[PDB]
Context: bound to proteins that are not shown
RNA sequence: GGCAGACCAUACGGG
RNA sequence: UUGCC
Numbered sequence: 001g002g003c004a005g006a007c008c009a010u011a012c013g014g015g
Numbered sequence: 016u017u018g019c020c
Base pairs, nucleotide, nucleotide: 001020002019003018004017005016007015008014
Other pairs, nucleotide, nucleotide, family: none
C1' cells in the first nucleotide's frame, strides 16, 4: 500500500 | 486506530 472491523455522518459515503 | 496479505 489493499481489504475487514471500531469511532462518527447517515432521506448521503468521507475522515 | 486491532486483524489479514
An RNA structure (C13.28 RNA Aptamer), in which 20 nucleotides are resolved.
Entry title: Structure of the C13.28 RNA Aptamer Bound to the G Protein-Coupled Receptor Kinase 2-Heterotrimeric G Protein Beta 1 and Gamma 2 Subunit Complex.
The work is reported in "Molecular mechanism for inhibition of g protein-coupled receptor kinase 2 by a selective RNA aptamer" (Tesmer et al., Structure, 2012).
The structure was determined by X-ray diffraction at 4.52 A resolution and released in 2012.
Protein in the same entry: Beta-adrenergic receptor kinase 1, Guanine nucleotide-binding protein G(I)/G(S)/G(T) subunit beta-1 and Guanine nucleotide-binding protein G(I)/G(S)/G(O) subunit gamma-2.